Record summary
Keywords: Ribosome, H68, translation, protein synthesis. An RNA structure (23S rRNA, nucleotides 2045 to 2920) from Staphylococcus aureus, in which 874 nucleotides are resolved. Among the 27 different proteins in the entry, which are not shown, are 50S ribosomal protein L25, 50S ribosomal protein L3 and 50S ribosomal protein L19. The source organism's lineage runs through Bacteria, Bacillati, Bacilli, Caryophanales and Staphylococcus. It was solved by electron microscopy to 2.48 angstroms. Rfam match: Bacterial large subunit ribosomal RNA. Clan: LSU clan. Cimicata et al. published it in Mbio in 2022: "Structural Studies Reveal the Role of Helix 68 in the Elongation Step of Protein Biosynthesis". Ions in the entry include magnesium.
Context: one part of a larger RNA, bound to proteins that are not shown
């Protein structure tokens, strides 16, 4: 996925409507319930993994806007005032 | 700018060398009381005194260059 | 070498002013809290501002934060080397068993010549028992730089004497290997040491003690070196150095929280249910010391010893991560029996009344509360009892959501923090219209050798299944009394089950009556509409518990644990082995309801019966049902039941049941609200009865024609 889709011990990828040995059960509907169909719905959010991501700390490593100090350029004058220089 | 250092050697035992056949000198040179500095207390370099021509220097240097002077500083 | 002054130039501190500033102030442009420019005034080579430099700098940012691993984390581990596992060549796993290394020696390396232990015995001042002497066994047991193991008296050990072979160039050839690496060599050359000589000698009894390449460092070069000559730089030979110990090294640099998380994967891997398993768990034997006044086995049952089960806790990873989706309650159940209760037995340390252990037995029972989210478990009050376990710790496409793995706040603690416990405490969205099987009800078709109508037999299913108190016997039996019955024989109940509405209540939305507020029928009286059926009081029928009956303690067969007769094997015993009895609320049967789709389709008893025909079928039709239409004692629909005019089915009409409580109109009292009388009045769904007045009209439709073979008549 197509379907003429019982039920019990079992058996099996260790919980079977389809698979063995038995056991029920004419052929088609309507009202209702809600046990299974490991029913539907959403490529588990839990757990582990990928030298995958993103957020947030710090005394992880590297940097970095800023912030503090020195030097120099814008950059003058006198005068003190020591100090090299050269006679 | 200048002297001194220890030096067998100038010409007195002067400091490293450079330029230095010459200037310093009449823009004063020599021993030595005495003036820097050192003294093997020699006395050299230079200043100055009575006085008064030499002190030197590459070169003279009987040395290791080298102390007129240039241009000078240990 | 002392030092004067001049010419420079750097350096300090004051001072000035004119650079550069003023989100000072006046005037102007210009009307303008802007610019711009101009006069005063601050303040100044300083502050801004570039450029280079050191320091701070989760305030932002880009990254990183190992593998193994009986999930994962936490601990351990990660490279060499020696043994065991290892199954006699080699080689061989695990977070199987035990232990070493990250060196060291100038002799502990070479040659040549000598020597031979330890430890036992027996003497012997000092004797620690042995230290040291002396003699005889004495196989390495000694002793070999360091683990171990395989070598060793050729000594591979001890001692001495001479010395650097702990050289240079190299190597047929082999081991060992995925590959880089690793090992091991006889022999040539060239120069030496020891030894008389042959001859030994490229460290160390033998196998651990190192780690790539890339860059830098140092020293030799007969190589290059860029137009040529140096130079500074690569080559190439020697040697060094830091880090790769997670030791084949991400390039020699690198920690954390996410509960606010998100993509890609896996049942290759955890947590929940299934499987194996059964150490742990429950129950249950063996032997049989010993307890029990004596007396192992009334009862208990030490060290030990053998099993069942598959409810715990765990081991294991096989199903399922493109979902097997929840603990405790509630509803509703079904099984096992290792049995609480109730029925039947044996042993007693059972006198009677209670017990206390085995043994048969699964019919049917098997409680309300208080505190906790709780299972569980303690209490309070009954029961005859208040049983243990399976069923995905039974059931959440049947309910709840206290409880815990969700995001919000707090405390305690822990972290430097973001955070974090698994500790506390308050809040905190539970989705789904049933297709298939399953189960409950109800129905249509066809079959059942002709067609109907009714009555029925039972093969098989299901239901039911309990049990106290009190009176006699009898205060008998038993007992020193106290206490006190077995076994029979009468009344009553609890719980549960199913028929019912006479009684006793509940309900009664087209049944009577009071009463409040507005809107209306024109006013007054009567009345009707809304307010939950406005609302309060009472109620027929139906349909109903908590009312009113009834049922389950019986008889029969067969057996369980038991208890026996007669009886052998076995001259005796002996319940068995031939025979023969008896003996449980459990087994069949008895009671109550389904039941012949019992395809094995059964019985009885009444109705009905044809001709055409090419019997190929066609007609019309018999009994006897249906449609259609009036209901209800029955119903989701359908179906079953009362009737269809030759008629009492609806149910209008007319009379009663029961229900309500005194109608309207009038008249009379009273001043009025009002109250009498007429009159147990009026009303009145469903429930009894009379009556064809309305409607159940006329019609059509479906439906049988009785086979074969064989035996008897």
């Nucleotide at each position: 996925a197509u379907a003429g889709u019982a039920c019990c011990u079992g058996u099996g990828a260790a919980g079977a409507u389809g698979c063995a040995g038995g056991u029920u059960a004419c052929c088609c509907g309507c009202g209702a319930c809600a046990g299974g169909a490991c029913g539907g719905a959403a490529a588990g959010a839990c757990c582990c993994c990928g030298u995958g991501g993103a957020g947030c700390u710090u005394u992880a490593c590297u940097g970095u806007a800023g912030c503090c100090u020195g030097a120099u350029a814008u950059u003058g004058a006198a005068a003190u005032u020591c100090g090299g220089c050269a006679c | 700018g200048c002297u001194u250092g220890u030096a067998c050697a100038g010409g007195a035992u002067a400091g490293g060398u450079a330029g230095g056949a010459g200037c310093c000198u009449u823009u004063g040179a020599a021993a030595c009381g005495u003036g820097a500095g050192c003294g093997c207390u020699a006395g050299c370099u230079u200043a100055c005194g009575u006085g008064g021509a030499g002190g030197c220097g590459c070169u003279g240097g009987u040395g290791g260059g080298a102390u007129a002077c240039u241009a000078c500083c240990c | 070498a002392g030092c004067u002054g001049u010419g420079u130039u750097g350096g300090c501190u004051u001072u000035c002013u004119a650079a550069c500033c003023c989100g000072c102030a006046c005037c102007a442009c210009u009307u303008a809290u802007c610019g711009u420019g101009g006069u005063g005034g601050g303040a100044g080579a300083c502050a801004g501002u570039g450029u280079c430099a050191g320091g701070c700098g989760g305030g932002c940012a880009g990254u990183u934060u190992g593998a193994c691993u009986g999930g994962g984390g936490c601990g351990g581990u990660c490279g060499c080397c020696u043994c065991c596992u290892a199954a006699a060549a080699g080689g061989u796993a695990a977070c199987g068993g035990a232990g070493g290394c990250g060196c060291u020696c100038a002799a502990a390396g070479g040659u040549u010549c000598c020597c031979u232990c330890a430890g036992a015995a027996u003497g012997g001042u000092u004797g620690g028992a042995a230290a040291u002497c002396a003699u005889u066994c004495a196989u390495a047991g000694a002793g070999u730089g360091u683990a171990a193991a395989g070598g060793c008296a050729u000594a591979a050990g001890g001692g001495a004497g001479c010395u650097u072979g702990a050289c240079u160039g190299c190597g047929a050839g082999a081991c060992c290997u995925a590959c880089a690496a690793g090992u091991c060599g006889a022999g040539c050359a060239g120069g030496g040491u020891c030894g008389a000589a042959a001859g030994a000698c490229g460290g160390a009894c033998u196998u651990a003690g190192u780690g790539a390449u890339c860059c830098g460092g140092u020293g030799g070069u007969u190589c290059c070196g860029c137009a040529u000559g140096g130079a500074a730089g690569g080559g190439c030979c020697a040697u060094c150095g830091c880090u790769c110990a997670a030791c084949g090294g991400a390039u020699a640099a690198a920690a954390g929280c996410u509960a606010c998380c998100c993509c890609g994967g896996g049942g290759a891997u955890a947590a929940c249910a299934g499987g194996c398993u059964u150490a742990u768990c429950u129950c249950c034997c063996c032997c049989a010391a010993g307890a029990g006044u004596u007396c192992a086995c009334a009862u208990c049952g030490a060290c030990g010893g053998g099993g069942a089960g598959g409810u715990u806790u765990g081991g294991c990873a096989c199903c399922u991560c493109g979902a097997u989706g929840u603990c405790g309650g509630c509803u509703c159940a079904u099984c096992g029996c290792a049995u609480c209760c109730u029925g039947g037995g044996g042993c007693u340390g059972u006198a009677g009344u209670c017990g206390g252990u085995c043994c048969c037995a699964a019919g049917g029972g098997u409680u309300g509360g208080g505190c906790u989210g709780u299972u569980c478990g303690c209490c309070c009050a009954u029961u005859a009892a208040a049983g243990c376990g399976g069923u995905a710790c039974g059931c959440g496409a049947g309910c709840u959501g206290g409880g815990u793995u969700c995001a919000g706040a707090a405390c305690g603690u822990c972290g430097u923090g973001a955070g974090a416990c698994a500790g506390u405490u308050c809040g905190g969205u539970c989705c789904c219209u049933a297709u298939c099987c399953g189960u409950c009800g109800u129905g249509g078709g066809c079959g059942u050798a002709g067609g109907a109508a009714a009555u029925u037999u039972g093969a098989g299913a299901g239901g039911a299944g309990c049990u106290g108190u009190c009176c006699u016997u009898a205060g008998u039996a038993c007992g020193a009394g106290a206490g006190g019955a077995c076994c029979g024989g009468g009344a009553u109940g609890g719980a549960c089950a199913u028929a019912c509405c006479u009684c006793u209540g509940g309900u009664g939305u087209a049944c009577c009556a009071g009463u409040u507020g507005u809107c209306g029928u024109g006013c007054c009286a009567a009345c009707g509409g809304c307010a939950u059926a406005g609302c309060u009081g009472g109620g027929u029928a139906g349909c109903u518990a908590u009312g009113u009956g009834u049922g389950g303690a019986c008889g029969g067969g067969a057996u369980a644990a038991g208890u026996g007769c007669u009886g052998a094997a076995a001259g005796c015993a002996u319940c068995u082995a031939a025979g023969c009895a008896u003996g449980a609320a459990g087994c069949c049967c008895c009671c109550c309801u389904c039941a012949a789709g019992a395809u094995g389709a059964g019985a009885u008893u009444u109705c009905c019966c044809a001709a055409c025909u090419u019997c190929g079928g066609u007609u019309a039709u018999a009994a006897g049902a249906u449609c259609c239409c009036u209901c209800a004692a029955a119903g989701a629909u359908g179906a079953u039941g009362a009737g269809g005019u030759u008629a009492a089915u609806a149910g209008g009409u007319u009379c009663g049941a029961g229900g309500u409580g005194g109608a309207a109109g009038c008249a009379u009292g009273g001043u009025g609200a009002c109250a009498u009388g007429u009159g147990g009045a009026g009303c009145u769904g469903a429930c009894g009865a009379a009556u064809a007045c309305u409607a159940a009209u006329c019609g059509a439709u479906c439906g049988a024609a009785g086979a074969c073979u064989u035996a008897a008549u």